[PDB]
tmRNA (63-MER): 62 nucleotides with solved positions. On the sample the depositors note: Total 63nt of RNA was generated by binding T7 trascript (41nt) and chemically synthesized RNA (22nt). The depositors describe the entry as "Crystal structure of the tRNA domain of tmRNA from Thermus thermophilus HB8". The work is reported in "Structural basis for functional mimicry of long-variable-arm tRNA by transfer-messenger RNA" (Bessho et al., Proc.Natl.Acad.Sci.Usa, 2007). An Rfam search finds the family "transfer-messenger RNA" in it. Crystallisation conditions: HEPES, ammonium sulfate, pH 7.0, VAPOR DIFFUSION, HANGING DROP, temperature 293K. Released in 2006, the model rests on X-ray diffraction data to a resolution of 3.01 angstrom.

Context: bound to proteins that are not shown
């Protein structure tokens, strides 16, 4: 320099139990709903840490 391998104990189905922010509702007390932590930006799926996808890192094999 090129070649393979890794990126959550359940091999798809979120509700961080709470905080904090963003909604839309409200007898201003509060309900309700969305985010947000899985290396990362991407897309694809109704929907996803776990399927793609490239860039990263690790270990790797002439």
């Nucleotide at each position: 320099g090129g070649g393979g391998g890794u990126g959550a104990a359940a091999c798809g189905g979120u509700c961080u139990c709470g905080a904090c922010a963003g909604g839309g509702g409200u007898u201003c007390g509060c309900c309700u709903u969305u985010g947000g932590a899985c290396g990362u930006g991407g897309g694809u799926u109704c929907g996803a840490c776990u399927c793609c996808c490239a860039c990263c890192a690790c270990c790797u094999c002439c």